The RNA (28S rRNA, nucleotides 2344 to 3843) from Homo sapiens has 834 modelled nucleotides. It holds a match to the Rfam family "Eukaryotic large subunit ribosomal RNA". Its family is annotated with ribosome and structural constituent of ribosome in the Gene Ontology. The entry has 77 different proteins, among them 60S ribosomal protein L36, 40S ribosomal protein S13 and 40S ribosomal protein S21. It was solved by electron microscopy to 2.8 angstrom. The PDB entry is titled "Structure of a drug-like compound stalled human translation termination complex". Li et al. published it in Nat Commun in 2020: "Selective inhibition of human translation termination by a drug-like compound". The reconstruction used 57,324 particles.
Context: one part of a larger RNA, bound to proteins that are not shown
RNA sequence: GGUAGUAGCAAAUAUUCAAACGAGAACUUUGAAGGCCGAAGUGGAGAAGGGUUCCAUGUGAACAGCAGUUGAACAUGGGUCAGUCGGUCCUGAGAGAUGGGCGAGCGCCGUUCCGAAGGGACGGGCGAUGGCCUCCGUUGCCCUCGGCCGAUCGAAAGGGAGUCGGGUUCAGAUCCCCGAAUCCGGAGUGGCGGAGAUGGGCGCCGCGAGGCGUCCAGUGCGGUAACGCGACCGAUCCCGGAGAAGCCGGCGGGAGCCCCGGGGAGAGUUCUCUUUUCUUUGUGAAGGGCAGGGCGCCCUGGAAUGGGUUCGCCCCGAGAGAGGGGCCCGUGCCUUGGAAAGCGUCGCGGUUCCGGCGGCGUCCGGUGAGCUCUCGCUGGCCCUUGAAAAUCCGGGGGAGAGGGUGUAAAUCUCGCGCCGGGCCGUACCCAUAUCCGCAGCAGGUCUCCAAGGUGAACAGCCUCUGGCAUGUUGGAACAAUGUAGGUAAGGGAAGUCGGCAAGCCGGAUCCGUAACUUCGGGAUAAGGAUUGGCUCUAAGGGCUGGGUCGGUCG
RNA sequence: CGGCCGGCGCCUAGCAGCCGACUUAGAACUGGUGCGGACCAGGGGAAUCCGACUGUUUAAUUAAAACAAAGCAUCGCGAAGGCCCGCGGCGGGUGUUGACGCGAUGUGAUUUCUGCCCAGUGCUCUGAAUGUCAAAGUGAAGAAAUUCAAUGAAGCGCGGGUAAACGGCGGGAGUAACUAUGACUCUCUUAAGGUAGCCAAAUGCCUCGUCAUCUAAUUAGUGACGCGCAUGAA
RNA sequence: GGAUGAACGAGAUUCCCACUGUCCCUACCUACUAUCCAGCGAAACC
Numbered sequence: 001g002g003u004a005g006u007a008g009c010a011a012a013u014a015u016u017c018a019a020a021c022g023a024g025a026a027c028u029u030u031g032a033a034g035g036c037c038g039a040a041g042u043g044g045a046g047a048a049g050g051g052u053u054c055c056a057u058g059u060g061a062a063c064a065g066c067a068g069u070u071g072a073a074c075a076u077g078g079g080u081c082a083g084u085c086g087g088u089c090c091u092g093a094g095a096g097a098u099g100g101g102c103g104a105g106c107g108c109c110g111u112u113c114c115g116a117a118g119g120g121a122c123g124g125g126c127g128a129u130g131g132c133c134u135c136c137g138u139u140g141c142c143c144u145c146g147g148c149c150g151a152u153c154g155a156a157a158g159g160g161a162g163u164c165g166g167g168u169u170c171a172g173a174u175c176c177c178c179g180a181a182u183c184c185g186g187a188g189u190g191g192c193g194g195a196g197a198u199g200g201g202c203g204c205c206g207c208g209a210g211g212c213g214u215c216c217a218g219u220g221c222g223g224u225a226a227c228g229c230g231a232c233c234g235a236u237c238c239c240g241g242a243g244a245a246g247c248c249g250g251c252g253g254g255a256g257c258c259c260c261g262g263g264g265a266g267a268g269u270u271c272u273c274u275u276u277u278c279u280u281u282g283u284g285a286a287g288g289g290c291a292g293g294g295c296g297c298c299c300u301g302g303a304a305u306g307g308g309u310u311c312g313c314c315c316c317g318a319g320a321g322a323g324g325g326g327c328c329c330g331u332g333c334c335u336u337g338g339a340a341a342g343c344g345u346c347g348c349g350g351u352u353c354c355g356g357c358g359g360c361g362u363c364c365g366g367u368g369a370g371c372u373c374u375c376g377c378u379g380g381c382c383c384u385u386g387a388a389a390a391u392c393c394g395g396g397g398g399a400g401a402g403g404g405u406g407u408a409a410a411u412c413u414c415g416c417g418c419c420g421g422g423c424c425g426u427a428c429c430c431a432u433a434u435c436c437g438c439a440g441c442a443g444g445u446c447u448c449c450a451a452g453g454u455g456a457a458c459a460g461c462c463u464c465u466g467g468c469a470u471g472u473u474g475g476a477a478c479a480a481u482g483u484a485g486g487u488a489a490g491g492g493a494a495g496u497c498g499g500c501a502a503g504c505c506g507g508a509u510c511c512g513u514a515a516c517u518u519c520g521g522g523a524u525a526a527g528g529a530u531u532g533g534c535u536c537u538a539a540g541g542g543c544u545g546g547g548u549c550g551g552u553c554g
Numbered sequence: 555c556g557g558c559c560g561g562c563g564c565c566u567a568g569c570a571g572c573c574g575a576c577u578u579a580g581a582a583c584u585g586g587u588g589c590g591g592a593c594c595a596g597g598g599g600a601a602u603c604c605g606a607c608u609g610u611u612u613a614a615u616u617a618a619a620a621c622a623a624a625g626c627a628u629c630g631c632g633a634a635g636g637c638c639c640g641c642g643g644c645g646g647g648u649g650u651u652g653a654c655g656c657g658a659u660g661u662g663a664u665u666u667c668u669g670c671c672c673a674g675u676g677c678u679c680u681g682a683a684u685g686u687c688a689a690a691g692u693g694a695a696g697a698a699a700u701u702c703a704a705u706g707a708a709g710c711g712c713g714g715g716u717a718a719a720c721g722g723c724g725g726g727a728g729u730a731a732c733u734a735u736g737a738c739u740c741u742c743u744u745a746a747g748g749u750a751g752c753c754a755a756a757u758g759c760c761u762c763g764u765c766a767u768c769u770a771a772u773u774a775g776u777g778a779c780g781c782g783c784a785u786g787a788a
Numbered sequence: 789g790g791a792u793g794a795a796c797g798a799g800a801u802u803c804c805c806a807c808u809g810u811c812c813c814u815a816c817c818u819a820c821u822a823u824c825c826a827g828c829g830a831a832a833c834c
Stems, first nucleotide, its partner, number of pairs: 001834002008828002015033006035468003043449004049429002053427001054078006063071002083182002085425003089159002094153002100109003120145002123143002126140001163180005183421004191416003194412002199216006219401001220229003233400001237396006246381012258368001259366004263281006286336005292329004297325004306316003342362007382386001435444002451463004473826004482820007490812002494810001499807001507531005516521001518663001532584002535581006541573005551559001585589001597805007604797002609621002625661007636648004665791003669723003674720002676716004681712001685710002692703004724742005751785001752782001763779005
Other pairs, nucleotide, nucleotide, family: 003832tWS004831tHH005006cHS005829tHS006830tWH007829tHS010820cSS011432tWW012432tWS012471tHS014034tWS021025tWH022024tHS022069cWS025069tWS026473tWS027066tWW034469cWW035470cHS037042tSS038463tHS038465tHS039464tWH041465tWW042467cSS048430tHS048431tWW052080tWW060071tWH062073tWS064440cHS066473tWS072433tHS078171tWS079080cWH082426tWH083162tSS084162tSS086156cSS088160tHS091155tWH091388cSS092154tHS093154tHS096111tWS096151tHS097111tWH099110tHS102642cSS103105tHS108642tWS112117tWW112150tHS113115cWH115117cHS117150cSS118146cSS125141cWW127140tWS128139tWS131135cWW131136cWS155158tHS155387tWW158387cWS159389tWS159390tWS161183cSS163174tSS164284cSS168173tWH169171tHS180285tWS187417cWW194231tWS196410tHS197409tHH198218cSS198408tWH205210cWS206208tHS206209tHS217405tWH218404tHS218406tWW223225tHS225298cSS226325tWS230414cSS234399tHS235398tHS236397tHS243390tHS244389tHH245388tWH282341cWH283337tWS283338tHS283339tWH284337tHS284338tWH285337tHS291330tHS301321tHS302319tWS302320tHS303316tWS303317tWS303319tHS307320tSS309313tHS310312tHS312378tWS330332cHS339341tHS349354cWH350351cSS350352tWS384386cSS402409cSS403406cSS431445tWH437441tWS455457tHS455459tHS460593cSS480822tHS481821cWW488809tWH489813cWW492808tHS492810tHS493499tHS493500cWH493808tWH496498tHS503807cSS506590tWS506595cWH512526tHS513525tHS514523tHH515522tHS517520tWS518520cHS534582cWW548562cWW550551cHS550552cSS553554cHS564566tHS588591cHS604619cSS606794tWS606795tWS607623tHS611618tWH624662tHS626718tWS632652tSS633651tWW635649tWW661788cSS664792cWW667787tWS668788cWH671745cSS672719tWH684711cWW687708tWS691704cWW696699tHS717720cHS722745tWS729737tHS730735tWH736737cHS736738tHS743747tWS744746tWS748749cHS748786tWS749787tWH750786tHS754761cWH754763tWS755757tHS758760tWS768774tWW769771tHS787789cSS809813cWS
C1' cells in the first nucleotide's frame, strides 16, 4: 500500500428556547426553563505526589480522537509575606561512628561491650590584675563537687510554651492591614511600685495625740480542718509528680446542628383558601465573676426494726444517713473585649474603582433514648495489661547568705514598664482532566466536616445548601443479530451433565414451632393470621400552690 | 395595701392550677379485598459425603475436603547447655529467657477408642577380655631412603531398648445324620498374620455387585450385606 | 489416626414442597447498539 473512508467514536437517565460576542456557534457566555449528584455528594478543605498546572490578557497554526469565539494548549506578564501555622527540638522501632576486635583488602562486626570515655560546677583558695584600680566583672592553678554508663541520627499523624476576631486581592493570608492579646528570652548602667518591714519593753517628755533616748524582736499571715491569702530567702544532693497511656459497653453534663411555639425585617403564592410558606434573626482569644458538673476531700456525730442508692451497680464502725465546709473543672451564661465591628433591611450622596453617609433592627421562649463532637462517672474483657524521651514542676533537706532598728539589707514564682524573636516550607490540584497506570485511561490512591422528609437506620428513594452539563461527537431512522431489562394463556423441570438462569420468599406485630443435641442450640424451624385511610377512646409524665385567726400598722 | 413573734387549725385514702413529649392497646366508620401498595426486604424440607467451628489460601483460570487452629501426644536441653546464624572475632539469635521455659515434630475441637509386630531401616543406651581400625608415637632390620612388628581413638561390627519412629499386620486341606454352610480339626508358614470398628465409602478391578426402598421406568441416591482387586486405628 | 456427633459451610451429592419462558413454543414491548448521514478515522492479516 491493500484492507478502508471500513472497525469504530454505545458504562454511569437529559436536554431546550432566546440573546450576546464573532468571519464562523449542537459544544463559549448570560438569562430562562427542564433535570441529575442528594451531606458515606458530582459539595467544602487537606496529607502524599505533581511542579507553575495557579491568575490575568492575547492568539487561533498544531494539541484537547466532532467542533470550538473554549482550555490544565501556545505566547506575554503577575502571584506564595509568620516569635504564636509547620519544619526546626525530643526520643521510638531502629540506624551508626569511636575504644576494641576481626579482615589479603575496599573495610565490617559490635553499640557498652577488652577504654585513663567527666574540659563541668555555685563555692573554697592561691590569684598576675586589665578595671568608677573604694573595687569588681573577667581570668590562671589549687581545693571541693560529679554514673542523662554511652557520640550522633530517627516522626511535616507520637511528645512539644505561645493567636484570635474583622477587613483586604484578578491570584496571598490564623502570615498583609486594623484591633484585641500572648509565650519565651534578656536587661552590666538594676526602671517603677508593692512584699520582705518596720514591732515591743524601758526611760524622760508630751494635759494629751506625740516626740527624744535606750534595750530587745522581725527570712509573711489566716482557718479546728480540708485549705486559703498578691509576693512570702536559700545551694550540692535526695524523693516525687507532670509529660505518660489499651479496647469495648452503659449513663450523665455541656456545646454545635435539627426541631417546636411566637416577635420583627425582606421575599413567594393569592382564581379560592392560607394571622400563610420561605430566608434571616452574631459576640473571638485572654481576663474577672457566677451557674453547672465532679470529688475514695474536711469537720460534727454514731447507724439493726440495717440504712443509702444506680439504668446497672455499689457504699457503710477502716464512719452510713443527715447537717456544715473545702478543692478541681468551668469549652456554658454575664461582664471587659463590644459595636465603633459584622449581618439584615431601608434610604441619601460622590472621589461613580469611597473599609462612603444615615435610619431601623440584630427579639422572647420551649423541647429530646435525636445527630455529631467533647467532658465526666462507673463497669466489662485480657495465659493480650496496652511507648520512650526532651522538657517542666513540687516537696524533703539544710550548707549558706542578709541588716542592727533604718523610710534599712539580702531577697521576691506580686503588679507595671523596657528590648528581642533569626533560617526554611506557605500559589494551586488532591482526582470519572493537574497524582501512578505510555493518555483528559470506568482501575488504583490516606483523612476532616455532613441538612429536611420517609424509615430501626450515615439503608434505598425524593428534595435544600453547594455543584454540574451526561462523561472524548451530533443528526435521522426503529430492520436482522446482539447487550441490558420486562411480561406471558394452559402445563409446571417434561429442558439440561446438573433447577444453570430467573422466579418465589421477604419488613413488622400476634400466635405457633419438630427431629436432633456437646443442653448452649436447632430457630426467622416449619406453619398460620394481621397490616390502608379516617373518627375517636383509654393508658404511660413534669412544674406550682395543701397556711386555720391580720392575735392585729416596719 | 406588704410583712415583724405567737393564741388561732386539721390537706394527712390528696386535691387544685398550669405545662409537656412521644408511644402502645382497643373501637366505630370507610374503599372495586386494597393496604410492609415505590423503595427496602431470608424460598423452604428430608437426607448422605467431608472439614469441628470463626479464621487463611495460588495478585491475573482452582476458595476447597487444602493450610491454620484449640485440644492431644512425642522429642531435646539445667547454660562451658539445646536449636540456629555467621568469611571472621567465645561473634550472634532464642535471651529483658530458665523446664508451667525455649527449641524440633506428628495429629487435628469434644465424644468414644487407639490392637498386634523391634525381624528390616533408623534412632538410642552399653563398652566388657571386645574383632576391624588413621595420623603421630614406640620397637627392631638396614649404609640409608625404606621395610616389618607391636600398640590400638571415634566409627563400623557385636549387645540391649524403642512403633502417638519410618513402616508392617498369610496360605492350604478336611469336618454337623437332606442339602448347603463350617463352631471344631489338621497343617505349611512369618517380625506379628488386620484386633475394635467401618465399607461397592471421596478407598471395590470385576461392577450398571446382590437384596430393599424411592419412580410409570433409575448405570443415580439412601438402607442393608461383605475372606474387603487394594478398608482399618494419632 | 479408626468410628462418631450438635452447630457451622459462596464445599460435593440425591429427593420432596412452593415457584417459575428452563422447556412444550414461541411471541411482543423498552433502553443502548447495529443501520443511514455530517465530521473524524485505526489494526490483525496479505